[PDB]
Context: one part of a larger RNA, bound to proteins that are not shown
RNA sequence: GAACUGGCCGUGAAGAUGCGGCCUACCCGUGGCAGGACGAAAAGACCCCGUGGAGCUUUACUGCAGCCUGGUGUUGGCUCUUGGUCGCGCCUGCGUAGGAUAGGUGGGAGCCUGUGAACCCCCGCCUCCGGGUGGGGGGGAGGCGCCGGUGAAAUACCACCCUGGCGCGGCUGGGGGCCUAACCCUCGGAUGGGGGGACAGCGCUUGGCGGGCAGUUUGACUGGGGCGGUCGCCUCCUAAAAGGUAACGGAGGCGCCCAAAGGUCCCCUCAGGCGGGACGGAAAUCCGCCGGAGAGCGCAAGGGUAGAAGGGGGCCUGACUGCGAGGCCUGCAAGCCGAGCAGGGGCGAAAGCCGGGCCUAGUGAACCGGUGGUCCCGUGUGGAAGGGCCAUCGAUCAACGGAUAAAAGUUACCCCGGGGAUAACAGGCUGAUCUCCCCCGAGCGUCCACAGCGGCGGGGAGGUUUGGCACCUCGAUGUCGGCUCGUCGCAUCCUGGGGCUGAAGAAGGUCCCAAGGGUUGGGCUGUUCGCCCAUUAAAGCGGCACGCGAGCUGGGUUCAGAACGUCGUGAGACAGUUCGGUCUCUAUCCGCCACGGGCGCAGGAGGCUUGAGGGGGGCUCUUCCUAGUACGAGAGGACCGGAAGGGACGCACCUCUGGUUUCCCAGCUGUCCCUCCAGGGGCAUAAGCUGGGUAGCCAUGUGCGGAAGGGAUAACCGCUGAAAGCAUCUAAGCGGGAAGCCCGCCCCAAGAUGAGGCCUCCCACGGCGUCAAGCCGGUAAGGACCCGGGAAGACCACCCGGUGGAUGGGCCGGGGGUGUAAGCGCCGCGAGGCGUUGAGCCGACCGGUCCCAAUCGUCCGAGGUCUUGACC
Repeated sequence: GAACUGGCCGUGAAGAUGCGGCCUACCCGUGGCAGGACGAAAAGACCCCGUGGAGCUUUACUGCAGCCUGGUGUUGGCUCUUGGUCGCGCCUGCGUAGGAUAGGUGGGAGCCUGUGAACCCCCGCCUCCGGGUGGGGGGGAGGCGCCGGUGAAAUACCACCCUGGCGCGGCUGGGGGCCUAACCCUCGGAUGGGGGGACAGCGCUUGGCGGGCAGUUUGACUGGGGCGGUCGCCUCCUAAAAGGUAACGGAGGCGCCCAAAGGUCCCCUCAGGCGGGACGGAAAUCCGCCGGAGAGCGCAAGGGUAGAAGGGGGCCUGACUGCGAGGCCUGCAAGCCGAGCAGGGGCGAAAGCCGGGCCUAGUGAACCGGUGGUCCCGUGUGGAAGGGCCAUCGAUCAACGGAUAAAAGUUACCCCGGGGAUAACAGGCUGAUCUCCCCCGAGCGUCCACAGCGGCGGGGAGGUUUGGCACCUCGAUGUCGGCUCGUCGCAUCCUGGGGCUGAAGAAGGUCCCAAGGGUUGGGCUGUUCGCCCAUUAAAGCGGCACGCGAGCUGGGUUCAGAACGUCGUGAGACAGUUCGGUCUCUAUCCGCCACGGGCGCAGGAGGCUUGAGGGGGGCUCUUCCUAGUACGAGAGGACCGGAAGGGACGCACCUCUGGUUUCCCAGCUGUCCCUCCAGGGGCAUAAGCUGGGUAGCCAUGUGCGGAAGGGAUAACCGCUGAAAGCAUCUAAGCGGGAAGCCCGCCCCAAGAUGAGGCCUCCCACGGCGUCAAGCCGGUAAGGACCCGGGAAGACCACCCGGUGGAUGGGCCGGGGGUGUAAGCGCCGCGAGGCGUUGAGCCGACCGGUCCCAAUCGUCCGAGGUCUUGACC
C1' cells in the first nucleotide's frame, strides 16, 4: 500500500486482525460509545548529533565607526623666552705637598716687556674664598723660568685635548604674549563693521581608547549530554605459554640526568646473619667465620647482571667525520639494531675495544624565521640585495600526526538538517534496591513445644519502588493528579469457615481456607501519599502504557511575560519559589451498547414452547428473646437456637409524599392594536412576569430482591484402618465441614447450521424439464403492501385498529386543574364591592357516541429431493 481486517494464551524488532495453538464466529446494514488499529494531524519544538544557522553578551579574537592625539598642509605679522648643535673667541679645576692655591701628555734654555713694566686706588665678574681674575687705568724701569726639592707632573709658549660655564654667529628644535589678513561665527546696513583667530575646522599621516557595530571562534572521548576525568611517551597485569589485542579495567612512572655517571686497560666483589672490638647505640669504621646473590646498577617497573652491567685506579674524549651490507618494526611517516670500508684518533703487550651511559620513557612533521659556515644562484654586465646548501636555534604546537600568526560565553526568543546510531515517558531485558515468603536457631518469653517474638547467616518468589541496560517507537508511543467508568490478582481490610493460644467468659493474638459481595463522609495540600475530624463490619494492597486526555479536566509539570532568593562582569541560569498563560464539531476498521434487513433451518403456514449455552444477582449491622443462664471472686458475659428493625446497593412502580408539567386555569405591568366603553389579542424568551397545576416522565416517595433449599468441596474435625503386632482422619474406603463451587431465583437464548418440540391449519390439479434440486403462472392456509394509531419507537421493529369498526380526531358524561367568566342588577363620588356563581374556562386521565377519517383495493405466497422398516 492492498485488505477476504475476531478473542485468548504464546511467539515475534521486546504491546500482533495478519505467525503458532486453542477458542469463538451465518451474509449486510442503521443509531450509538470510544478500548485498539502503537488511530489522524505536524519529516519531535525536549534530548543529542552537524567541525548547520541565527539573536543576544563580555575584561574571547580580529577589525570598523566614533572619540583622544603627535607631525604636516590650509597657515600669516610682531615680539619675548628658550634647548640643542656646530665653528672660533672664551674662561674653566685646588689632596699636608713643589715654595702655598697645579685637569692631560709636549717640541722641551727661552720668555712678557717702555706695540707704557712691578705694585696700588676704586670698577667688574667666578669664590675649594689662600682667593681667582681681568678691565678703567693710578702705573715707570721691572717681573722673571728650570734652577730648591718628603709625594711622583712642572708651574713660559709652539698648539692639540678633557671637564663644566658663558660670548658671538651658521643651522636648528620648544614655550609665553600681542596683532589681523586666511579660516570660523555674527551684523536690516557687505570692496564693510563687530567677535573668535592662525587656534578651531577640514586634508594626509601617528599612536591610542573603542561590544556602539562587524566577522567569527569557543576541541574530542564519554554506557545520552553537561559537570567531572582523560588526551603524547615508558613499565607491569588484563593478554587466552609466538607477535598483536579492548573498556571512563587494575597499578605506577617520563617531559630528566651524568665531562664522569663517558672510552679503554688493570685491579676488586655484595646484602645480610653470628662472634669479637675505646668513645660506636639496630645501625660510622675495624677483625673473624658463614653468606650465589636476596645488594648494586642515577630515577618507575620489568628483563638482565658478580664468568659484571656492580666498586676502585691510570691513561684519555669514539658524547668522532665520511658512509653504511643486511635486518627488526611498520598503513604512511617515523622509530630501532647493525657488522664492515675510508679518514684521523684513544686505551691496550696484544687479541681487541671505542660512532656516549645494562636496556626499554626524558619527545614534536612540515611551514615561517634567527644565527654560523660554506661554497652554489646573482634578473643586460661586474658587484650588491636576496636566496640555496651545511650546521644549529625559536614548539606544555601537552587536544602531544601538530586547523589560524591571531579567539570566550548565552538562548525559556530561537531556527534548519538529521538520530529511536542517543537521554527524559511507557513498555522490554535484568532484579542490585524494593515488597513478600522460606531455611538455620544465638537468644527473649517466670518454666519452656518457636503462645508470641527471632540475632548472625543462608535460599527464594514477585515485578508494584529507585535504578542498570539502551531493545521497538524522535516523517511524535501526550507527560503528574483529579473525575468518569470499570475489570482482574490475592500476598484478605471486612463478612464466612478453620487450627494453635501464654484461649475462663467477652474481647484479642497468631497462622490456615476463602476473591461472592462489601470496603463511608469531611479539613489541609495540584498532590499521589500522608496527617487530622466524625463514623464504620471494614475503612485492604496491587495490576491493567504509574488502566482510562480521538472520555472530560488542566491545579501540578512543561515554551513565550513578570518578580523574589541564589549564581554569573554579562547575555542569562536554577527537579528553588511566585502570579499569568490557545487541550483539535464529522469514527473507516476492530471492539462495545442497541436495533433491523437477508438467506438459511430441505412442504408451506399461524400459535405455543424445551433450554444447550450465557448473563444478572451474591454486602452487612444493631437490638431483643434465649439469659443476666453457662463462664468469672468480681467487673464483665458467650456458644447454639429464634425474633424484630437498619444502612448502602439493585429491579420495578406513581397509590401516597415530593418535583417537573412551553400554554391546563388565574392574577399583574408597559406598549401597540381590535372597537370609543366593556371585553379581548400580540409582544416584552427560544413561557413577558407572577401564583398554581392533570396525565406523563420522576426520587426525596412505594413495593420487592440478596435467600430458603439441594449437592459436591477448602482449610480443618472425625470414623473405620494397615503398611509398622502398637499407633495413625489415609495408604482402600466413609462421615461432617465455608459469604466461596455446581444447582436453586431472575433475564437472554434453537444462526444450539447439533437450526429442537408440541397444537393447529392449507393442500399433493395442466404440462413444457418425457431428467439428478429443477419449473410456468394463477392459487390455498396464510402474509405483506396502504391506512388509523400506540406508556412500542431514532429509522427499522413490535403491538393494537382498519366499517361485520370505537383506532385517532370531534362531541358527550366523568375525572382533574384553576378558583366564582362574560353579561346584567344592586351599593359606592371612585379605585372597587356584592349577587347571579364553585361560576367560567378547561391538554394528556376513565369511559360513551359513527359526527370526521381508517374508502376502494393491490401484490406475495405450497404442491413437498434421494437412501428407507411391521403394513392397506